[PDB]
Context: one part of a larger RNA
RNA sequence: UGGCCGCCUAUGGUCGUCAAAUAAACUACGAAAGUAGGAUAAAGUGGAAUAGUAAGGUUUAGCUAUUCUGCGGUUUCAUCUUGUAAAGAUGGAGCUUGAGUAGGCAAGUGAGAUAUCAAUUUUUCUUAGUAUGUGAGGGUAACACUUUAGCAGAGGAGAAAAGUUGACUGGGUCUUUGCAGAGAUUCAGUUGAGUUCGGAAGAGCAAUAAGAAUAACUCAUAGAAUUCAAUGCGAGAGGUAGGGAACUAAUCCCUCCCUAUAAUCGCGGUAUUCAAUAUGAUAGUUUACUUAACAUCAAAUUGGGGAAACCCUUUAAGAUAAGAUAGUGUACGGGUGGUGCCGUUAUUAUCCUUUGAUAGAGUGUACCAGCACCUAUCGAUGAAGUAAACUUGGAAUAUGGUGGUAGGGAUACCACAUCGGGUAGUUAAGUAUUCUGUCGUUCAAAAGGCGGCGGAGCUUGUGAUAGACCGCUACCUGAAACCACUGCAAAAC
RNA sequence: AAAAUAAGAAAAAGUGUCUAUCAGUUUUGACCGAAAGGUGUCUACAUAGUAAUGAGUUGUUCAUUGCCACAAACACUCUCAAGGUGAAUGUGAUUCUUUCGAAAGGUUUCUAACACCGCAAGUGUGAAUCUGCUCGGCAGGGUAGAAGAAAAUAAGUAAGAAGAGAGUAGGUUAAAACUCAAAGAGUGGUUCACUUAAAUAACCGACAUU
RNA sequence: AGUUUUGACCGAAAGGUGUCUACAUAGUAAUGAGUUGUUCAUUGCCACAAACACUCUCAAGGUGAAUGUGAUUCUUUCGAAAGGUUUCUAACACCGCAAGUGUGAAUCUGCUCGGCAGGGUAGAAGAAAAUAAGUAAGAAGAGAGUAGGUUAAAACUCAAAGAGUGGUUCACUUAAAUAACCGACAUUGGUUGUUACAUCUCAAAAGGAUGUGGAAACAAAGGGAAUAGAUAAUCCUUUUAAAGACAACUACAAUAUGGUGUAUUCUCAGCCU
Numbered sequence: 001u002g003g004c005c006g007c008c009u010a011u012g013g014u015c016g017u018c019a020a021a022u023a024a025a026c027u028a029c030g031a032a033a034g035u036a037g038g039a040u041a042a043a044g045u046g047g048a049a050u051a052g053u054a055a056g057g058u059u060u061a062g063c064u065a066u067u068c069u070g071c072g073g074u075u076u077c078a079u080c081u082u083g084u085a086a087a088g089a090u091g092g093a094g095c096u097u098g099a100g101u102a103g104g105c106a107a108g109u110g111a112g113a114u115a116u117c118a119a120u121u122u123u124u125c126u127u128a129g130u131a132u133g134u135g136a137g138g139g140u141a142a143c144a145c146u147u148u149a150g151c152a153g154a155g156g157a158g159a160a161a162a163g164u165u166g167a168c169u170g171g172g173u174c175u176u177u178g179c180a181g182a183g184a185u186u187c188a189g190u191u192g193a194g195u196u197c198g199g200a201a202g203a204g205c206a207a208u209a210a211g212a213a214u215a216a217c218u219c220a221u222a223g224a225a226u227u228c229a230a231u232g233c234g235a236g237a238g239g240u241a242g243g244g245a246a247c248u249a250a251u252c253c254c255u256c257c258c259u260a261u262a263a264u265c266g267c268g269g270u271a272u273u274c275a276a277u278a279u280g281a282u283a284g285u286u287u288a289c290u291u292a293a294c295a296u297c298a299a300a301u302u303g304g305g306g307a308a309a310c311c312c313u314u315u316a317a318g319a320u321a322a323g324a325u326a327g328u329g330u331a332c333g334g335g336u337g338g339u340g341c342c343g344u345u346a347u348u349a350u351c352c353u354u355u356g357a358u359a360g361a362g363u364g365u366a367c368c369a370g371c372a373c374c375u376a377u378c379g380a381u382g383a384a385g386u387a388a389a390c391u392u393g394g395a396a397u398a399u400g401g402u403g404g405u406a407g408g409g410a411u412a413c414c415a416c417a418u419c420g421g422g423u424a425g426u427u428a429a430g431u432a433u434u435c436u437g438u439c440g441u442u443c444a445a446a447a448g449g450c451g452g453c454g455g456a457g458c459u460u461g462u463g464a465u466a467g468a469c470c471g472c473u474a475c476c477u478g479a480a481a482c483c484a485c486u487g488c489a490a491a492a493c
Numbered sequence: 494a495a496a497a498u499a500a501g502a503a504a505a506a507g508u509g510u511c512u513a514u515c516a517g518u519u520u521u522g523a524c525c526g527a528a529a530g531g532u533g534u535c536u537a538c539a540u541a542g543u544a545a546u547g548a549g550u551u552g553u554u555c556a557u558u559g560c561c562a563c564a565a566a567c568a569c570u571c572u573c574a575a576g577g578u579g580a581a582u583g584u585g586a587u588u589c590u591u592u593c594g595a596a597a598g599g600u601u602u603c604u605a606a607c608a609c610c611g612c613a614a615g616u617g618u619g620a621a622u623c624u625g626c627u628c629g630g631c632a633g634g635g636u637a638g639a640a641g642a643a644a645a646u647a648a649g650u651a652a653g654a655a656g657a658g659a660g661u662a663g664g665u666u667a668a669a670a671c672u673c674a675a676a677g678a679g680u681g682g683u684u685c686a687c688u689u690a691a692a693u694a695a696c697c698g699a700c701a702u703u
Numbered sequence: 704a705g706u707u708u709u710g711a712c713c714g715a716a717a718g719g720u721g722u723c724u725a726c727a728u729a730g731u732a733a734u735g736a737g738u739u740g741u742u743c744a745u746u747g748c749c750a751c752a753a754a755c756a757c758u759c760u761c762a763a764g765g766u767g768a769a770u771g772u773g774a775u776u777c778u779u780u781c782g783a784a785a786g787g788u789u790u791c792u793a794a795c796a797c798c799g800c801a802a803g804u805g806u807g808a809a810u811c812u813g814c815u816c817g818g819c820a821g822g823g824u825a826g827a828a829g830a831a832a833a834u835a836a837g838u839a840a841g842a843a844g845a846g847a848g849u850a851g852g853u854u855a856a857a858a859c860u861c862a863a864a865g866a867g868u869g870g871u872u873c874a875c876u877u878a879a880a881u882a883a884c885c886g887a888c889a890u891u892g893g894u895u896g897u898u899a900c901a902u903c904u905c906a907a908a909a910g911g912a913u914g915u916g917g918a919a920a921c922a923a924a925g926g927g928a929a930u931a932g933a934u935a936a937u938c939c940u941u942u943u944a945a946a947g948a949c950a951a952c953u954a955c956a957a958u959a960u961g962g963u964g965u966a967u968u969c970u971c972a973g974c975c976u
Stems, first nucleotide, its partner, number of pairs: 002015004006105006026037004044071010058492001072096010108221005113214002116210001117166011132152003139145002167190009177489005194205004223274004228269001232267004239261006276399004283391002286388005295320003300315001303312003323351006331344003352382001354380007362373004401416005418479008428460004434456009463515007470507001501761002516672010530703006538552001542560007561585004567579004588657005600644005606618004622639007676688002681697003704860010718891006726740001730748007749773004755767004776845005788832005794806004810827007864876002869885003892953006899915006916970004922941002925938001961975003
Other pairs, nucleotide, nucleotide, family: 001016cWW002019tSS006275tSS008400tSS021042cWH022041tWH023040tWH023094cSS024039tWH024075tWS025038tHS030033tHS031732tWS033747tWS041074cSS042073cSS042095tWS054490tWS060490cWH102401tSS107392tHS108224tSS115211tHS129153tWS130154tWH131153tHS135149tHS136148tWH138146cWW158317tSS186237tSS198201tHS215391cSS216284tWS227270cWW231268cWS236262tWS236263tHS280393tWS280394tHS281393tHS282392cWW285389cWW293321tWH298317tHS299316tHS301314cWW302313cWW322352tWS329344tWH330345cWW353381cWW353383tSS361373cWW425505tWS426471cWW427461cWW443447tHS444825tWS446813tWS462508tWS473505cSS476499cSS517675cSS526660tWS527536tWH528696tWS537658cWS538541cWS539553cWS540550cWW541553cHS552658tWS565581tHS566580tHS571575tWS588659tHS593652cWW594649tWS594651tHS595650tWH596648tHH597647tHS598646tWW599645cWW605619tHS659698cSS672673cHS673675cSS677690tWS678686cWW678691cHS687691cWS705863cSS714848tWS715724tWH716884tWS717969tWS718971tHS725846cWS726729cWS727741cWS728738cWW729741cHS740846tWS753769tHS754768tHS759763tWS776847tHS781840cWW782837tWS782839tHS783838tWH784836tHH785835tHS786834tWW787833cWW793807tHS847886cSS860861cHS861863cSS865878tWS866874cWW866879cHS869918tSS875879cWS891972tWS898946cWH905909tWS914944tHS915944tSS916966cWH921942tHS924939cWW926937cWW928934tWH929931cHS960976cWW964972tHS965971tHH966970tWH
């Protein structure tokens, strides 16, 4: 240098290109038990029996360890079929787990929050002070006929703003154990919106159910998501089937218990995909303003014309910020006795929004050019313009573990690889006596003697002495590692 | 529930950094000093005021020229006084020991007495005689000087003669800078002399006395 | 109340007394040889102790290993030694004092205190006595907790009864005849006397005569209903000398068979040959 521990970097561990160890296997010896050597594989989920931890005596729960066992996975041996096979069946044995620390990586997945659509109730506004009702006085009449001022005042239709209904109740099971909640998943019951047959009264189905999006909203999850006729184990609602225990002189049903089937979940396995930071192209929602300004529609309402439902014009509660009105019905879903075309998407024609190119007329900008406005022809576009915040991140370049360093930065340098607390030391050479540490030897014990390796002191050298700070060497010890959807928690004389 | 109860010998390990207190070395200045006996007194200059030239030496002498400092005969100027200008010519460096050895001035005391002579002032002995001012009729008194006599000081001073040409090796202290030949050997002793071990060239002052 | 199974604790059905009643060819496994108790040889493995070699700076340790050691019960008889404990380390004669010689077990060493003689303390060696001890070792003999009983926990209900034997049964089954058992070692001699008990005798008392092992039978005497009598059957006791003991003195063996002890039947000790 290369492989593995999810991806990127630093450090660490393990292996050597079919690229982790270890046991059985295998070789030699032995009658047996065993002894000496020794190469290699793997995926997990359910039960049973003891021990330990459990204030003070005794009696319990939950956890922490050691053994045994079902199914599955993996390796090896023997006996039979294939050898033109490296596959299949049957019977035994062994194993059932190893890869740290630090800084980053989530358009994934889960929960929460927020639109629209249909039906229905109340209030307000417009048509309108309209229609209609009541009615002093006056005029005319000669014995009645017209109806004013004033007062009261809708229905229907159209439009807008706020509400309500699109479900409710009970049982079982799951989320580590014991009690309260929440969530998920099944089973049963009730109400009657809608629909069908009827003039009505009533009768039947006793239809459960309108509903999308979120990289640019919020909170969680470091490893996660998707897929699987050939992927394992366990739990488990309702119905059905097969047995058992009891009760009776005797039999059957209901109730009780067990097994099989398994709607829906919890851990694992195969295959595929994503996965470090900054600068910066490309590609995109939300919020606010221009702004309902200019325009286009609208139940109705004025003023006129004409053939006695045709045209022009005034006003209006309100709507529209990008779609609208008619066909062909391609594609995807519903409905009916059948069609028509009911919904979404696609496509053709017309209108409307936003723009480019080519011609013509007029006006304005002091004047001339230029530009704007109007009309015509051929294309494009689905609203347009401005401001703020935010998401995505091609190529290239520079970076890419944590901490520390000067008055302030860049470059650069130093220490560490899970993290602390103490003990003894830290400049050489020489040395007549004495003292002392450690080891050996001698002495019956005590007191001592004899040797090896050092220290104190003294002399010489390092100019010397004292205090503070940093650094280095050799040893003695201590601590840490974990499954919640929210809260609480052993209990008996 | 928190501490203590362990960290033997011999090997291994920066004589690092900073501050403070001491010691020593080098340079400069100042103050003191004798490494060949004791005692007493000493240890300044360099051919001479200063510069140059020449001559001569046994200490530093002589001649010539220029300049400086001090004192000045004389001349000029100034009405007196007080001043000013020029200048002949003279004067001008100094240390120590030994020996010998004066004078002037000043200070204290003195300016009598006796004999001859009537008084003066004349003579003799004696250092003892005169002058200015002042007070009395005279003799005389007071005050200030000249000259002279005696004693003690001045003085072991000035001058003269002979000898020397001498503050050395080093030590202490103050102000800055710095850190080991800042050590050894040798000599009677010291070093600005020598360098791993013994052998070269300087120094230990002048006069008198013992 | 009784029976069966399992566990635990105790026990001798052929005399008394005393002491006892574990293993199975030997550490463990295999092969071979030999027996009158369990012995010998070879190989593998386990436990304990180790000459020596290697490793480790000293000390403290680590690895391998020649070679040794390693199952046990009872009775009778015989019978030591070491160590430790208490006491002792003198006295007399020759010689002026030393230390030399003789008798005696009494002679030396380390440390400490005085000028010397000596004193104190700790040992070696030696002498006397009591313990250790009826201990260790040696020799001889045996190869022995049996038949059964009691109690606790579950289950269950009559051969859970009879006959026979000296006695018991895991032996036999309507009635008598087969095969097992009642353990090992030592001791229990003679003469005289005492105490207790049985039978006979004695009118009561006072006395006299003969005797004493164990297991059964014939037989005898009591206890229970129907209170006062009685007991076919059933139960207890007697028969079965409950001293073959105790004390004093004294003696002894090489063993079988047979005879006594010994009776209604069976049997041990002892004695005689």
Description
This is an experimental structure of RNA (GOLLD RNA nanocage, nucleotides 4 to 748; GOLLD RNA nanocage, nucleotides 561 to 833), with 976 nucleotides shown. The work is reported in "Naturally ornate RNA-only complexes revealed by cryo-EM" (Kretsch et al., Nature, 2025). It comes from the structure "GOLLD RNA nanocage (env-38)". Released in 2025, the model rests on cryo-electron microscopy data to a resolution of 3 angstrom. The reconstruction used 20,375 particles. It holds a match to the Rfam family "Giant, ornate, lake- and Lactobacillales-derived (GOLLD) RNA". Rfam classes the family as a non-coding RNA gene. The entry is indexed under GOLLD, nanocage, ncRNA, RNA.